[PDB]
Annotation: Solved structure of RNA (16S rRNA + pre-H68-71 segment) from Homo sapiens, 1423 nucleotides shown. Rfam match: Bacterial large subunit ribosomal RNA. Its family is annotated with structural constituent of ribosome and ribosome in the Gene Ontology. The reconstruction used 31,656 particles. Among the 56 different proteins in the entry, which are not shown, are Mitochondrial assembly of ribosomal large subunit protein 1, 5-methylcytosine rRNA methyltransferase NSUN4 and GTP-binding protein 10. Entry title: human mitoribosomal large subunit assembly intermediate 1 with GTPBP10-GTPBP7. The structure was determined by electron microscopy at 3.03 angstrom resolution and released in 2023.

Context: bound to proteins that are not shown
RNA sequence: GCUAAACCUAGCCCCAAACCCACUCCACCUUACUACCAGACAACCUUAGCCAAACCAUUUACCCAAAUAAAGUAUAGGCGAUAGAAAUUGAAACCUGGCGCAAUAGAUAUAGUACCGCAAGGGAAAGAUGAAAAAUUAUAACCAAGCAUAAUAUAGCAAGGACUAACCCCUAUACCUUCUGCAUAAUGAAUUAACUAGAAAUAACUUUGCAAGGAGAGCCAAAGCUAAGACCCCCGAAACCAGACGAGCUACCUAAGAACAGCUAAAAGAGCACACCCGUCUAUGUAGCAAAAUAGUGGGAAGAUUUAUAGGUAGAGGCGACAAACCUACCGAGCCUGGUGAUAGCUGGUUGUCCAAGAUAGAAUCUUAGUUCAACUUUAAAUUUGCCCACAGAACCCUCUAAAUCCCCUUGUAAAUUUAACUGUUAGUCCAAAGAG
RNA sequence: GCUCUUUGGACACUAGGAAAAAACCUUGUAGAGAGAGUAAAAAAUUUAACACCCAUAGUAGGCCUAAAAGCAGCCACCAAUUAAGAAAGCGUUCAAGCUCAACAC
RNA sequence: AAAUCCCAAACAUAUAACUGAACUCCUCACACCCAAUUGGACCAAUCUAUCACCCUAUAGAAGAACUAAUGUUAGUAUAAGUAACAUGAAAACAUUCUCCUCCGCAUAAGCCUGCGUCAGAUUAAAACACUGAACUGACAAUUAACAGCCCAAUAUCUACAAUCAACCAACAAGUCAUUAUUACCCUCACUGUCAACCCAACACAGGCAUGCUCAUAAGGAAAGGUUAAAAAAAGUAAAAGGAACUCGGCAAAUCUUACCCCGCCUGUUUACCAAAAACAUCACCUCUAGCAUCACCAGUAUUAGAGGCACCGCCUGC
RNA sequence: UAUAUAUAUAUAUAUAUAUAUAUAUAUAUAU
RNA sequence: UGGCUCCACGAGGGUUCAGCUGUCUCUUACUUUUAACCAGUGAAAUUGACCUGCCCGUG
RNA sequence: AGGCGGGCAUAACACAGCAAGACGAGAAGACCCUAUGGAGCUUUAAUUUAUUAAUGCAAACAG
RNA sequence: AAACCUGCAUUAAAAAUUUCGGUUGGGGCGACCUCGGAGCAGAACCCAACCUCCGAGCAGUACAUGCUAAGACUUCACCAGUCAAAGCGAAC
RNA sequence: ACUCAAUUGAUCCAAUAACUUGACCAACGGAACAAGUUACCCUAGGGA
RNA sequence: CGCAAUCCUAUUCUAGAGUCCAUAUCAACAAUAGGGUU
RNA sequence: UUGGAUCAGGACAUCCCGAUGGUGCAGCCGCUAUUAAAGGUUCGUUUGUUCAACGAUUAAAGUCCUACGUGAUCUGAGUUCAGACCGGAGUAAUCCAGGUCGGUUUCUAUCUACUUUCAAAUUCCUCCCUGUACGAAAGGACAAGAGAAAUAAGGCCUACUUCACAAAGCGCCUUCCCCCGUAAAUGAUAUCAUCUCAACUUAGU
RNA sequence: AUACCCAC
RNA sequence: CCCACCCAAGAACAGGGUU
Repeated sequence: GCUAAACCUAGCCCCAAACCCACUCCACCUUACUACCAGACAACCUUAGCCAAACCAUUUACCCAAAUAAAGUAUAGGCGAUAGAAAUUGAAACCUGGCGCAAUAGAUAUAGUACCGCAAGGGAAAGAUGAAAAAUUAUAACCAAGCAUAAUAUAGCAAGGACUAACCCCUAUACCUUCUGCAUAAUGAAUUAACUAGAAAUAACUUUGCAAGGAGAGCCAAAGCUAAGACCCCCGAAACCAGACGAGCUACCUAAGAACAGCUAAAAGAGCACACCCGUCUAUGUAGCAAAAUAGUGGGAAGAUUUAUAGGUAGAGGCGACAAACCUACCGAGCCUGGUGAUAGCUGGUUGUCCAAGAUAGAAUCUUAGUUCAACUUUAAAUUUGCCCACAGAACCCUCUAAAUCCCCUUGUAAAUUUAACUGUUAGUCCAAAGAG
Repeated sequence: GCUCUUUGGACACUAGGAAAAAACCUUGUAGAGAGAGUAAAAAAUUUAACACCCAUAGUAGGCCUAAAAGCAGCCACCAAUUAAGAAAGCGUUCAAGCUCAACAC
Repeated sequence: AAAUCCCAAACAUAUAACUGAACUCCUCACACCCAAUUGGACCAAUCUAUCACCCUAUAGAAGAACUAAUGUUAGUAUAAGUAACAUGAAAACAUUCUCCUCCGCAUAAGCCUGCGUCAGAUUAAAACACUGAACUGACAAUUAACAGCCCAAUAUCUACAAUCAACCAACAAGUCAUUAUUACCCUCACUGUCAACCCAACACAGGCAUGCUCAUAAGGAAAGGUUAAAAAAAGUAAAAGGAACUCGGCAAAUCUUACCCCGCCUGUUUACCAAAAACAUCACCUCUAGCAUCACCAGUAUUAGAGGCACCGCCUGC
Repeated sequence: UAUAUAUAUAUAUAUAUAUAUAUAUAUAUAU
Repeated sequence: UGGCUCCACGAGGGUUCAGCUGUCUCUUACUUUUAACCAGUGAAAUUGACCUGCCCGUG
Repeated sequence: AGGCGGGCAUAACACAGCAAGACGAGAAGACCCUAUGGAGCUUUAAUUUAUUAAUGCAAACAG
Repeated sequence: AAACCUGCAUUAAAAAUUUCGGUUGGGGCGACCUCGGAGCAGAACCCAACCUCCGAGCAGUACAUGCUAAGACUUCACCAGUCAAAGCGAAC
Repeated sequence: ACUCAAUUGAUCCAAUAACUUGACCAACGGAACAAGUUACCCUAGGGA
Repeated sequence: CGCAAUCCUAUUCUAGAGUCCAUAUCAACAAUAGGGUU
Repeated sequence: UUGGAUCAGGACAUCCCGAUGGUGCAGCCGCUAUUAAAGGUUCGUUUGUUCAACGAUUAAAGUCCUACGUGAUCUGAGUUCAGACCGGAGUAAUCCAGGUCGGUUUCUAUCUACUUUCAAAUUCCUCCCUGUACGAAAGGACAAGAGAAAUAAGGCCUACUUCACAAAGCGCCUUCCCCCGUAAAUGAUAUCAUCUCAACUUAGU
Repeated sequence: AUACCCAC
Repeated sequence: CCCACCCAAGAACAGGGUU
C1' cells in the first nucleotide's frame, strides 16, 4: 500500500428412545422413461485369499440371539503358532443427551453435482457487511510468503567480537538423516500458512483404605487384598484371492455391402504407375503439430488387397500366417470394487524447556541388513566389604630362557555384592606393541 | 601382509598447538571479568688438489727376431757412482730423441 | 626425475627472556558442554469442576506443541518478462490487386444450436478490437416430394451366374423369380432437415466411409514492424579434381554393371527403437478317426483333424 | 531267420520261439 | 530316412565396373526459416542459503 | 574445493556468444550383492487327485 | 443280458499350492557346514574367524557299567556336559 | 564311579504291560515333507 | 609372495689355454641383477 | 572401456630445426655426450577395440600426462541387451567371455571462466663460391651472398575464378633480435702448472 | 627495443 | 555537435560522414 489476512454459521459425529418412505394427470424391461397383437423364457449348488506360524504345505479368532462369573478352565493343535466351551450362577434399564467438530475439521457432499473413464467405476473446490442496501456517502488503522515505497561499490555459510562510524580489522569448513568417520561432489528441503506420526497395566515401584483378612456374590491371601498413577508410532511396494465391467482401439471370425485411373500385357497371388494401404533410409522435431508427427526417398497397389456398418469369442480367458504379438495411448498376464490400514528383518520420518547417569567380553540362529541369552548401561532397595596389593605360592616334555599374568595381608581410598524392573548398544575407525596363515 | 587375535590409548565429549587436520602433542566438570602463571608449540645440513731442479754408466742384458736395443713379444730383473727402472709412458722399420721415479732444492 | 604456475615475506652479529588454553590461581556465583538409552524438575494452548474477571490460580482429562518424510492442500517467488504465438497490400472500407489450392460441394456416421438478429458494466479468443466477438442476456429458426418407419393366413414353387453377355474362355461355382385358395376396398399420419460441426485434454501440421469436380464455376492467405550478427534448419549455384571424406557412396547428383551369403517365390510380424536370415506359403512327409441332426458337417479315407519341413529336380534309407 | 537247389513259390539243412508227449534230455506241430 | 542343386524374386547381409556429384581437398555466395531490436500475450524442467575468483597444498 | 590452509587478484552494472567446471538433479541406462520380497516358463522339485476319462468291486434291474 | 446313475478302489490325462539353506569373489568342477589334535597368543583362563593338515561319528573288558547324598567345575548365555566325601547294599 | 582325545543329536511323535528303543535330522541348536531358468522380468535397498 | 632345485643372460673378477707381425682373445669357479620349468 | 572429428594445454625421458665436446683416415658423411620445449612433426589402402599389414613422401613423421583430455560440441565398437540363425550344453525352460544380421540419451545456459596475447616467421630446394679447399682416384664441402617454393600470421580485390554497387579463394601483397651447453688469456692457495663454487679478461656470456 | 591508439 | 539522414560501422548499443 497492492496481493492478501481475520470473520460463525451451514451442517456433521457418537448415544438414548422409537420399528421407517414409496399412485397429482401421462410415460417408463423395445434403443427405459416408447398409447395399441399368438408366446413359453426363468432363481436356489461348501467362499477364496491376504496375513500369522519370522519360509510354507496341516493349521490361523471373525455378531448368531442374557450383562457378570465359572475361565482363558476342561479340551483342540506341524500338541505350535495359536484356537477354546459347557453344566452351573444370574441384571438393572426415568430419550429430550455430549470435559463431540466448527469450512484443509466434522458426512464426500453447496453434490454423488461439475469433471475424468466405452463401461463397472473414480470424484472434488467453495461461504462470510449491516438492525435496515427501500442506508452502497459501504465491510477504518495494523498482521505469513511475494513485490513497491527504496537496485548495486574490493572479500568470500554472510555471523560474531566490536567500533565514533553500514562495510573496512580479527575469528568462524550450512541443517537433518545414514555410515567408524561428510563441507564433502551420499539422501531431502524454493518459500509461506494449515494439517500430519507412541494406542495396552502380567509383574514390579509410589501414595491411600482396611488388615489375618481384603473386595459392593465369582478372586486372592504363610501381610495380604482393594483402588489410583505411570510403558509399547507414521508413510511406502512388486504381489494373492473373490465379484463385477470392457472386442466403438486392436487379434480373429460371422452377415450383407463398397473401392481400385492410365500403359504394357496376358485370362498372371504378372510389370510400370494414381487414388489407397504400409513404413526401409535420411533430416527436422524431443513439454514437439504429434503421450510417435512432418519433408524427401521407399514396398504393395485385381489381390493371402483395402475398407464403411452390425454382431461374436473376456482374463484359471480370448485371439494369434509365435512377435511371448494384441485384448481402450505402461499385458510374462486388462481394468474397477472389496478382503485392505495386505505384508515389508528395507528406505524415509518421528513436534516444548532444563538437568543428570551413560560405550565395543561372547554364544546360538535357513544366521551376518534381524532376533534371543550373556556382557555393559539406568533406576529403586538390603547388606558388607570392593579396588591398589608385601612375603609366600602357580609343570614338566620344552632355554624365542620375554614383556609379564593369577592369588594377595598392610597402606592409599569408597566403593562392592545381593534383591526388583525393563529398555538401548554390540556391521566400529585409527595409532603404539606382540604375534601368526 | 592387503588378513585377523591379544594389551593399551584416542574417536563417535570440551579446548589449545602441529598449514588445512576424527586417531600426533598439551589439556578435561561446565558461568561472568577489558586480571595472572604456565602446558604442548620456532628444523637442520653444502661434500673431490700439484711441484722448481737434474738424469753420464757394466751394454745395443740376452732369446728368438732382416735388425726390433726398456719402450713387437719372452727369462731373470742385478749393479759403478754422492745418487737413476736390465725400464712406467709416449716417438722411430729398429735406432736416434723425451717426462716420471733418484742425490741434490 | 613429468605433466595449469615457484610458492609466506624475509633476516648470519645488542647480552634467555618473552608470547602462548575452556589447565591452574584470582572477585562473585555454581544442576547449567557426550550417541542409542535411562531417571528427574518444569511447561505453552485447549475443554471440565471451582476460583478469578485486561486473562489468572488449584486440580481432572486429552485429536495436547513441527527448520526436514522427492509428506497433503492452498498462496506466491526463481528460470523470466525468457522459450513460444499471431494479421498478404492499397483503399471511398464500395472495391481492386498478388499468391495458393492434395482441395471443394453433397450423402452416410458423429455432435446438438456451437461466427443468424438486437443489446451488453462487457472485454480475453494463445495478440487485437469501437461494428467490439467463436464471451453473456434476449429473439428467431430446420415446413416433404428426399430418408426412416412396411407387408394377412395356410400349403405349394424357385438346376442353368456376373463380366456391354453376343463371341470364346473358364473356376474360387456365384449378388437379385412364384403359384392354388380364403380374407381384404379405409388412404398421405409420425419422425430426421440449422451450423464455421466428428475422434484426438486445445480453434491440434494427426485419424476420418461414399458420389461428383480431375482443376475448378467452389475454397483460402506462407510475411505484426524493422535490421540482415553469430550458431542452427531447408534450398539453390560453384573454378580444377571426382569418394581422395567415411565403419559404410550416409546424404546429394546420375539413371550403371556383375558377383558372393540367406530364404523357392506373392504375403505376415514386435501399434511406439528390430520388416529380417524370423513366421506363413504351394509341394512333400508323419500321427489319429469307419461316423449323423448347434463346430468339424447338413461332410464321409481322393475325407477331416493334429503336426514337421518348405515348390520343382537328383542321389540316398526300405 | 541264414545257406544250398529247381522252376514270389517249392525242397533240403541249420537255428530260435511257443505248445504237447515220453524218461535236465528226447519226439511231434506251427511261425 | 538323410544330403545337394536349379531359374525367378528381395526397402535382406557383403562386394564390384562406369558415371555422378561440395562427401572431401577447402570451403564460398545468395534466398527462406531461425535470429537480434520494437509493440501485444505469455510457460517448463530446476532452485538449502549465497555477499558465487585464480594458483598451489590438504581433504 | 568458489567456501579449508598459504599466496595472488579485485569499484558497481546491463546485452550477445561460448560450452572448460558446478561428480552440470543434469541424462537415464548398464554391473554385482541382500531380501527366509514377487512373478512368468519348464520339469524325472515336494504334496494331492478335488476334476475328466478308462477299468474293477459294491449297489439296481433285467436275465 | 445290457445301458444310465451312486459309492469305494487302480491307472493315466490335464492340473492346483509352495520352494529355491549357507561358505568357497571368476564361473565351471569339486569341496566344505558337527567333534578332537598340531602349526595359534611363550608363564592362571580365554583369545587368529577365512585359512593348511591329520583324525573321529568306534572298538574292547566287566555285568553292583547297583541305589542314594554334602560340597564344587563348566567351552565364555541357555540347553547341555564333568568330578565327588559320606551312607545302604556288595568284593576282600 | 572301566580303558580310550574326540566316537556323538534336543522337542514333538511312533512301538511297548513295563523297562526301554527309534535321526549320515552330517545344513550335525535339528522346518514332518518342496528343483531348475528368466536377456520378458518386477519391487524394497546397499555398493563399485 | 616366496623358498628351493634346475635351465638361460645384463654386468663385473680370471684358475687355465693359446696371442704376437699396424692383427685377436676366450674365459673355469664365483659375484650380484632378472626370466622360465618342476 | 576404447577410437575418430574439432579445439588442443602442459612435461622432457629431444624425432627434426640450434649451439658444443669427443670421435673416426682429408672433405662427403657418420656414432657418442651435454645443453636446449621458441617452432614443426604428412597423405592414403586392406582392415579396424588403436593395432596388424602396408604404399608413396618429408628435416622429422617423438614418448607421455591432461577423468578415450575434450561426447549440456558430434560420432563408431564393446560393456548388452528386447527379435533371429548356425555350432555346442541342457529332458525342458533356457544358456554359451563362442560366429553372425538388425536395433530411439533427451537438455530453452542460472553461476564461475572466457570471447582481438594492441606487432620481432619458420622450413626446404636451386645458383655463386665450386667441381673450390680437401682427395691417389672415387668423390666432394666451406662462410658471407642471390633466387625460387611451402606452410603459418596479418591484410586486399587491379586481374582469374565463385560471383557482381559487395562478399570470397582457387587469386594477390607483407613478414624485422639473442639464447649462452662451453671454447680460451694472466694467476696464488699448491711462488711450476691451473678458464676462476678466487680476486679478473674475452667469445652470442 | 621499436611499431600502432593517443583531440572531445 | 548529434534530433534526423547515410555509411565500406554495426545483433542492440556504440562508431564515421552530413560544407